[PDB]
Context: bound to proteins that are not shown
Molecule: mRNA with 39 nt long spacer
RNA sequence: AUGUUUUUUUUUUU
RNA sequence: UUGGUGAGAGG
DNA sequence: TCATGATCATAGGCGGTAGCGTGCGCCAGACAGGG
DNA sequence: CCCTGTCTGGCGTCCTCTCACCCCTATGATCATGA
Repeated sequence: AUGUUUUUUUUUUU
Repeated sequence: UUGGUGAGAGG
C1' cells in the first nucleotide's frame, strides 16, 4: 500500500 | 346398703 | 465399722416322732354271709 | 339262689329375743447399741 480473492441451502387457503 | 357357728330364754 | 441381740411385723390348716372318738333311734333298702 | 344279718343312708316343730365369738405363734428382717 491493497482488495468483486472461494461462489451453497425455506411464497397461497374448509 | 351387710354372714354362718354355738350356747341360753319366751310362746 | 461390724456384729449381735432384740423387737416388730407378716405369714398358713389334727400335732405328732400317737391318738383323739364312747349318752339316739327308727325305718328301709341294698350288699353280702351262711347254707 | 334263698334267706338273714349287717350296714349305711335318710329323717327327727314353728316363730321370736338375748349374749359371746370369729387366729396366735413363729420366723425373718431391720435397727440400734456396744465393743